The RNA (23S ribosomal RNA, nucleotides 10 to 530) from Haloarcula marismortui has 519 modelled nucleotides. Schroeder et al. published it in Antimicrob.Agents Chemother. in 2007: "Negamycin binds to the wall of the nascent chain exit tunnel of the 50S ribosomal subunit". It is bound to negamycin (NEG). The entry is indexed under large ribosomal subunit, 50S, negamycin, Haloarcula marismortui, RIBOSOME. Taxonomically the source falls in Haloarcula (Archaea, Halobacteria, Halobacteriales, Haloarculaceae). It comes from the structure "Negamycin Binds to the Wall of the Nascent Chain Exit Tunnel of the 50S Ribosomal Subunit". Rfam match: Archaeal large subunit ribosomal RNA. Gene Ontology terms of the family: structural constituent of ribosome and ribosome. Its Rfam clan is "LSU clan". Released in 2008, the model rests on X-ray diffraction data to a resolution of 2.9 angstroms.
[PDB]
Context: one part of a larger RNA, bound to proteins that are not shown
C1' cells in the first nucleotide's frame, strides 16, 4: 500500500412504501324474451390524411321527422389542412330510411365464394298453385320432460353412501311446473284447489338394523278463484276462407243442452244477479328520467395557487356526495321542498252488456277399460306387508255400482267418484336498468382499472399474461457552441419544484460506481 473487509456519504439501478382510484367483489330494488319481415354471432368494408377501438353499412364515425338543447361543433385522440353551425349545428329522447357477404341459412354447391329462379326439409289448410301459414336457431341463470357415473364415506369392501349429484339428449316462459279431491283420517258434530315461507322434526319410516338416510297430516303465514268437456235428451239449427260471388268442413255429428251445489226426461213452484262469453278501462304505488332550486368568493397574514390561520357576515323543509391550483352549506354541479314524463302494476280492479242461479216428485235414461285389480321381473322412495314408476302376462263392476281411511278377507262406519280438459295471484334466476357497502385498493380485487379474452402457445378440443400517476398551466425547452448527427453533451429558457423533462407523485431493500472513516 495493492487485490480487499465493515459502516456511511453523493449518484445510479430497482419499484417496495405512503398517498390517490376511471376497475373489481357482494348485497338490494326494478325489469325480462329474440328469430324466415332472416335473429344472435362472424366476415369484409366505411374517415381528407386512419393502424387499434367504438360507430355505421355501398345513403357506411352516418341520412329523415318530432320534441329537448344551445353557440358552439367535426368519437376515443390535446395533429395538420380544411369544413359545419342563427336556413339554429353539436349533443339527448322517441319514431323512420338505409342496412354488403357468411350465419337456423332455406335454389344448388363452397373454408364468408360461385353456378343456373327457388319457404330447402317436414307439416296444416287448401282455390291441390308454395296460393295462405307453421317449425328450425339464440339467450346469464332460473324452469320442465328423459339418460345417468365415479373418485369419496363406511377408517378394507359387495348392499348402503357420495347422488338422482357431475355430465349427456329433448323442450317452454318472462317466470316455469302444479291446481279445484275416487283428498285428509289431530276419528271428528272435524278440514276443504295449488304453490311457497316458518314449524311439525332429525319426529315416523329405511338401513351389512353398521355408517348413514329421512317424510307427511296438522298448525302459523303469504296469496287466493274457480271453471270447460265426453254422454243422456236434441239432430244441421253449425264452423272456416273470401269485400262479394263463390269455395271448403260437417250425419264416422258441426252446433244446443250438461258436468256431484250430478245431470237428462216427464209434472210442476220459483227465479235470475251464480256462472260463462264479450265492451270499457284506471287511481295509488313502485322503478327510472327530467324542470326549478337559498346563502361571501369581503379584510389582514402565509403561499406558486386560499378551499389555511385571524377577523367580519349570510342561508338552511338544502350541514348527502362531487368539482374547483390546499380542510368549501354560502365559487360550480348538485342536495331539501314542489312539479312533469315514460315504463311496470294492467287490458287487471271497478263499472256495463248479455245469459240465467235454485227447489219438489217420479224416473235402474247418461256419467271416460286392457282401466280398477292380480301375478312374474326390475328400478325408485322414508314408505316399512303400508312410496312412486317401467316391463311381460292376466283381468271387473256399472251408482241398486265403485275407490280410499299405511298387512289380507268379510261386515259395519266415515270420506270420496278414477281411467277427459283449462286456470290469475303469492315463490325461482339475474341478462338489462338504478341504488348500496365496518368488502379489495394495481403481486390486491375479476383472467381483465392499460391493446383483455389483447400479445402469445397448440393440428385441434383448449390454454392465456404483463403494463395505472409530468405539471396549477404544456409554459412539453427558443437561441448559441459541440458532434457524422431529428442522437447525446455543454451553456441557456419555463415552473414553487426539471433530483416534476416523457412507464416523467413518493422512491425502501438486494445491488453498482465514486468517495469518507476504521482495519
Ligand atoms: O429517477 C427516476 O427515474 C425514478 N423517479 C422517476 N425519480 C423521480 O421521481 C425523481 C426523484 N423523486 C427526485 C427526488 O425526489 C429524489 N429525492
Nucleotide at each position: 500500500u495493492a487485490u480487499g473487509c465493515c459502516a456511511g456519504c453523493u449518484g445510479g439501478u430497482g419499484g417496495a412504501u405512503u398517498g390517490c382510484u376511471c376497475g373489481g367483489c357482494u348485497c338490494a330494488g326494478g325489469c325480462g324474451c329474440u328469430g324466415a319481415u332472416g335473429a344472435a354471432g362472424g366476415a369484409c368494408g366505411u374517415g381528407c390524411c386512419a393502424a387499434g377501438c367504438u360507430g355505421c353499412g355501398a345513403u357506411a364515425a352516418g341520412c329523415c321527422a318530432u320534441g329537448g338543447g344551445g353557440a358552439g361543433c367535426c368519437g376515443c385522440a390535446c395533429g395538420g389542412a380544411g369544413g359545419c353551425g342563427a336556413a339554429g349545428a353539436a349533443c339527448c329522447a322517441u319514431g323512420g330510411a338505409u342496412u354488403u357477404c357468411c350465419g337456423a341459412a332455406u335454389g344448388a354447391g363452397a373454408a364468408u365464394c360461385u353456378c343456373u329462379a327457388a319457404c330447402a326439409a317436414u307439416u296444416g289448410c287448401u282455390u291441390c298453385g308454395c296460393g295462405c301459414a307453421a317449425u328450425g336457431a339464440g339467450g346469464a341463470a332460473c324452469c320442465c320432460c328423459g339418460a345417468g357415473a365415479a373418485c369419496u364415506g363406511a377408517a378394507a369392501c359387495a348392499u348402503c353412501u357420495c347422488a338422482g349429484u357431475a355430465u349427456c339428449g329433448g323442450g317452454a316462459g318472462g317466470a316455469a311446473c302444479a291446481g279445484a279431491a275416487a283428498a285428509c283420517g289431530c276419528a271428528a258434530u272435524g278440514u276443504g284447489a295449488u304453490g311457497u315461507c316458518g314449524u311439525u322434526a332429525g319426529u315416523a319410516a329405511c338401513c351389512g338394523c353398521g355408517a348413514g338416510u329421512g317424510a307427511a297430516c296438522g298448525c302459523g303465514a303469504u296469496a287466493c278463484a274457480g271453471c270447460c268437456c265426453a254422454a243422456a235428451c236434441c239432430g244441421a239449427a253449425g264452423c272456416c276462407c273470401u269485400c262479394a260471388c263463390g269455395g271448403g268442413c260437417a250425419a264416422u255429428g258441426u252446433g244446443g243442452u250438461g258436468u256431484c251445489a250430478g245431470g237428462g226426461c216427464u209434472a210442476c213452484c220459483u227465479c235470475u244477479c251464480a256462472u260463462c262469453a264479450g265492451c270499457c278501462g284506471a287511481c295509488c304505488g313502485u322503478c327510472u328520467c327530467g324542470a326549478c332550486g337559498a346563502a361571501g368568493u369581503c379584510u389582514c397574514u402565509u403561499g406558486g395557487a386560499a378551499c389555511a390561520g385571524a377577523g367580519c357576515g349570510u342561508g338552511a323543509u338544502a350541514c348527502a356526495g362531487g368539482g374547483u391550483g390546499a380542510c368549501a352549506a354560502c365559487c360550480c354541479c348538485g342536495u331539501a321542498c314542489u312539479c312533469g314524463a315514460g315504463a311496470c302494476c294492467a287490458g287487471u280492479a271497478c263499472g256495463a252488456c248479455g245469459u240465467g242461479c235454485g227447489g219438489u216428485a217420479g224416473u235402474g235414461c247418461c256419467a271416460g277399460a286392457g282401466u280398477a285389480g292380480c301375478g312374474g321381473g326390475g328400478g325408485u322412495u322414508g314408505g316399512a306387508u303400508a312410496u312412486c314408476c317401467c316391463u311381460c302376462g292376466c283381468g271387473a263392476a256399472u251408482a241398486a255400482c265403485g275407490c280410499a281411511g299405511g298387512c289380507a278377507u268379510c261386515g259395519a262406519c266415515u270420506g270420496c267418484g278414477a281411467a277427459g280438459g283449462c286456470u290469475a295471484a303469492a315463490c325461482a334466476c339475474a341478462a338489462c336498468c338504478u341504488g348500496a357497502g365496518a368488502c379489495c385498493g394495481a403481486u390486491a380485487g375479476u383472467g381483465a382499472a392499460c391493446a383483455a379474452g389483447u400479445a402469445g402457445u397448440g393440428u385441434g378440443a383448449a390454454c392465456g399474461a404483463a403494463c395505472g400517476c409530468u405539471g396549477c398551466a404544456a409554459a412539453g425547452u427558443a437561441c448559441c457552441c459541440u458532434c457524422a448527427g431529428a442522437a447525446g453533451g455543454g451553456a441557456g429558457g419555463c415552473g414553487a419544484a426539471a433530483u416534476a423533462g416523457a412507464g416523467c407523485a413518493u422512491g425502501a431493500a438486494a445491488u453498482c460506481a465514486g468517495u469518507u472513516g476504521g482495519c